[PDB]
Context: bound to proteins that are not shown
RNA sequence: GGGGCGCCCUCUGAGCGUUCGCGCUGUGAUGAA
Numbered sequence: 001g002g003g004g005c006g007c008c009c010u011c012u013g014a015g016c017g018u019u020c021g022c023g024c025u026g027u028g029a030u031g032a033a
Stems, first nucleotide, its partner, number of pairs: 011031001015024003
C1' cells in the first nucleotide's frame, strides 16, 4: 500500500415551569461539549 460483512453514520427523545386555576411544549422538554 489493495478488497468483500455488520456497526456510530452527524446528541438524547419527554418532560418542565407553577400562585395547584392553569401555563410552555415532538413546529422539540430535559441531560452534554
Solved structure of RNA (half C/D RNA), 33 nucleotides shown. Method: X-ray crystallography, resolution 4.01 A. The entry became public in 2009. Entry title: Crystal structure of Sulfolobus solfataricus C/D RNP assembled with Nop5, fibrillarin, L7Ae and a split half C/D RNA. Primary citation: Ye et al., Proc.Natl.Acad.Sci.USA (2009), "Structural organization of box C/D RNA-guided RNA methyltransferase". The entry also contains Pre mRNA splicing protein, Fibrillarin-like rRNA/tRNA 2'-O-methyltransferase and 50S ribosomal protein L7Ae, not shown here. Crystallisation conditions: 1.7M (NH4)2SO4, 50mM Na cacodylate, pH 5.6, vapor diffusion, hanging drop, temperature 293K.